[PDB]
Context: one part of a larger RNA, bound to proteins that are not shown
């Protein structure tokens, strides 16, 4: 729960249910504080008339915080389930445009999709720096690590030219960012 | 406010090609390499799956098609060729009538066997991945059928339908090439911050892809202006509208 | 001469706009570096609606351009619902105030005020595939104007009068207000046609015309507005969202006061960017009116698992896993209590990867 309406919920809020532990707050009086915002009632004045100006007043008021007093421990949170308000017609895809009478999935667990070598370009960090790194391998040794060795070769240190062949500013000049100097 | 000003900006010169000659082009005042992480690009399976190929070497005629070997099957009737015969007629060829003969890719026929037309009947998660049922065709013949054996894959085999060749056939299965390729659909697993598009242009056998640009983002650099907005002032401009003895073509009518 | 018409592919003119380049104001830059340079990554080349402006087509929820703005990838108010119509761009939490739209009931706020107009349920439909209603017609009703008549009696109605010459000539067997042609001329009066309309074979007959009476107050032509009526036919069950509304709860002109977003204004918080300090991207403070949405894709910090190592920890006084449950964190996600289980499990650091599932007619195995 057998008079009642469907993306099943989120966010607000009652209802009923809760052993402890891991959370401890929560209501009422009253009081202080007081952002925009902001009266009633009263005097006055105006409008045909619904109502309006003006003072009363930027006052009462006013959301959170807080103090004092008084209460709750199923009582505050918090869970469970339900009920009211608001919003709400999955999810993911495809697609101008899905709730889609467009594709997919019965439910659950697991299993399920940028890796690898070369070569090229950036880029961050490092290490050396006119250099810079070794490669097969060598020898040691704690033996696949490690320590030493090894510069073959690569880049890089000049470039144009199909080739031949030829071969460059370790600054002349003006502007001017940072930063420096002056008696600004 | 005045000076030095690295870095940068602007020139100068300086190699060298081409150059009568000139004018262009590349290059020049020292920064690299090498390691580690990490974006992104090529070729490889290349974020996963995902499908119809091709192509190799094997297995298969226990299904099925065709030949071939040795074997077996066809109840009963129906019908009445040729020959043959006996009578009749004839001169003869020959005719006729009877009878006899039993022949046929011959008839009837659920013999047995064999097939498979209609019911568009049952079944249709079947009894069955080709079934039941009635109905029908054939049933001495190019007939059926058991076994044995042969042809093998771009070949077979085919009374020809692209049929069969093991529920596989407009090129068999079975592994392998292979993780084939695909611009074509699907999928691609954890948080949050900052920015925040294109759905267009140019090529392209290109229009379901790319690629260059616009545009998006990041990152170094450079250092003072910058211009979405009004006004003004110096130009560009022939669209509304309007108008045509102003051109141009249209387009009334009258004396 | 004069008189009627045009033009995307015509101009004697000729905008609004649109634009170049400057200046001036604005606004913006110079610790948030614009303007511009180089450089790495893209994604993207099926769009779509509204407007306004096109071209094609009968048209289209048509097809194809421009320029914008929107949806795509824009929440949250409002339109019944509803991508691109109205308001509105939006961290979180709270008050307040408006906006679009609304204030009879559903439903928060008016059965709100002054007037007036409709009777059709017209209507209670801003834009639209979406809400139809056209040519054409209206003594249905309200308003506004203009000309003319009219108490010397208008408009109608009723009564009475509509009379002679002469049955006009003409055609004609006959036509005599009225088959036709031509004429339409004067007496009597207060009027009365050579007859307007019917009628008769012609006649008769009936009324127009015109005069007079009765009667008595506004009439009668034509203009232009407002709302609505006709025209108006469809298929399951009728509708403005429904309910239902008539001095309206509809229309139209004014007016009041109200509700009613996440806009606006207000407190606190939180990210983000920038400033001051400073090693610091740890603290503190400070600035935002001029910071806060977002698909595709660029940038950038954390959270989880595995197994090295290295530093340091827990566990039979009960590890991991599990179930229920408390606590932190915007959040991956981290802890913790109880109960199960009975042996293994962390932090930090710096690494490693067969590292994260809600999907693929995904795969396996239970249900």
């Nucleotide at each position: 729960g057998a008079u009642c309406g469907a993306g099943c919920g989120a966010c607000a809020g009652g209802g009923c249910a809760u052993a402890c532990a891991a959370g401890g707050u929560c209501c009422c009086u009253u009081g202080a504080c007081g952002a925009a915002u902001g009266a009633c009632c009263g005097a006055g004045a105006c409008g045909c008339g619904a109502g309006u100006c003006u003072c009363c007043a930027g006052u009462a008021a006013g959301a959170c915080u807080c103090a004092c007093g008084g209460g709750a421990a199923g009582c505050c949170g918090a869970u469970g389930u339900u009920c009211u308000g608001u919003c709400g017609u999955a999810c993911g895809u495809u697609u101008u445009g899905a709730a889609a009478a467009a594709c997919g999935a019965g439910c659950c667990a697991g299993g399920g999709a940028g890796u690898g070598u070369g070569u090229c370009u950036g880029u961050a960090u490092g290490g050396c720096a006119a250099g810079u790194c070794u490669a097969a391998c060598c020898g040691g040794a704690g033996u696949a690590u490690c320590c030493g060795g090894g510069g073959a070769g690569g880049c890089a240190c000049a470039g144009g030219g199909a080739a031949a062949c030829c071969g460059a500013c370790a600054u002349g000049g003006c502007c001017g960012c940072a930063g420096g100097g002056c008696u600004u | 406010g005045c000076c030095c000003g690295a870095g940068g900006g602007c020139c100068g010169c300086c190699g060298u090609c081409u150059u009568c000659a000139a004018g262009g082009g590349c290059g020049g005042g020292g920064a690299g390499c090498c390691a580690u992480g990490u974006g992104g690009a090529c070729a490889c399976g290349a974020c996963c799956c995902g499908a119809a190929u091709c192509c190799g070497g094997a297995c298969g005629a226990u299904c099925u098609a065709c030949g071939c070997a040795u074997g077996g099957a066809c109840a009963a009737g129906a019908u009445g060729a040729a020959g043959c015969g006996u009578g009749c007629c004839g001169a003869a060829a020959g005719g006729c009538a009877c009878g006899u003969g039993g022949a046929a890719g011959u008839c009837u026929g659920u013999u047995a066997g064999a097939g498979u037309u209609g019911g568009u009947g049952u079944c249709c998660u079947a009894c069955a991945a080709u079934a039941c049922c009635c109905u029908c065709u054939c049933g001495u013949g190019a007939u059926c059928u058991a076994u044995g054996u042969g042809u093998a894959g771009g070949g077979g085999u085919g009374a020809a339908a692209g049929g069969c060749c093991c529920a596989u056939c407009g090129a068999g299965u079975c592994c392998g090439g292979c993780a084939a390729c695909a611009g074509c659909u699907g999928g691609u697993u954890c948080c949050a911050a900052u920015c925040g598009a294109a759905a267009c242009a140019u090529g392209u056998c290109g229009a379901a892809g790319c690629a260059u640009g616009a545009c998006c983002u990041c990152c170094g650099c450079c250092g003072a202006g910058g211009u979405a907005g009004u006004c003004u002032g110096u130009g560009a401009g022939g669209u509304a509208g309007a108008g045509c003895g102003a051109c141009c073509g249209a387009u009334u009518g009258g004396u | 001469c004069c008189u009627g018409u045009c033009a995307a592919a015509c101009u004697c003119c000729a905008a609004a706009c649109u634009u170049a380049c400057a200046g001036a104001c604005g606004c913006u830059g110079u610790u948030u570096g614009a303007c511009g340079c180089g450089g790495g990554g893209a994604u993207u080349c099926c769009g779509g609606u509204g407007c306004g402006c096109g071209g094609g087509g009968u048209a289209a929820g048509c097809c194809u351009g421009u320029g914008u703005a929107c949806c795509a990838g824009g929440a949250g108010g409002g339109g019944a619902a509803c991508a691109a119509c109205c308001c509105a761009g939006a961290g979180a939490u709270a008050g307040g105030u408006u906006a679009a739209g609304g204030u009879c009931c559903c439903c928060a706020a008016g059965u709100g005020u002054g007037g007036a107009u409709u009777a059709a349920g017209u209507g209670u439909a801003a834009u639209c595939c979406u809400c139809u209603g056209a040519a054409g017609g209206u003594g249905g009703u309200c308003u506004c104007g203009a000309g003319c008549c009219c108490u010397a009696g208008a408009c109608a109605g009723c009564c009475g009068g509509g009379a002679g010459g002469u049955g006009a000539g003409c055609u004609u067997a006959g036509a005599a207000g009225c088959a036709g042609c031509u004429a339409c001329c004067c007496u009597c009066u207060a009027a009365g046609a050579a007859a307007a309309g019917c009628g008769u074979a012609a006649c008769a007959g009936c009324u127009u015309a015109c005069c007079g009476g009765c009667c008595g107050a506004g009439g009668u032509u034509u203009g232009a507005g407002g709302c609505g009526c006709c025209c108006a036919a469809a298929a399951u069950g009728a509708u403005c969202g429904g309910g239902a509304c008539u001095c309206a709860a509809a229309u139209c002109c004014a007016c009041c006061a109200c509700c009613g977003a996440g806009a606006c204004c207000u407190g606190u918080c939180c990210g983000u960017a920038c400033c001051a300090c400073u090693c610091a991207u740890a603290c503190u403070g400070g600035u935002a009116a001029u910071c806060g949405a977002g698909u595709a894709g660029a940038u950038u910090g954390g959270c989880g698992c595995u197994c090295u190592a290295a530093u340091u920890g827990g566990a039979u006084g009960g590890a991991a896993g599990c179930a229920g449950g408390g606590g932190c964190g915007a959040g991956a996600g981290c802890u913790c209590c109880u109960g199960u289980g009975g042996a293994c499990c962390g932090a930090u650091u710096a690494g490693u990867g067969a590292c994260g599932a809600a999907a693929a007619u995904c795969c396996u195995g239970g249900c």
Molecule: 23S ribosomal RNA, nucleotides 531 to 1365
Organism: Haloarcula marismortui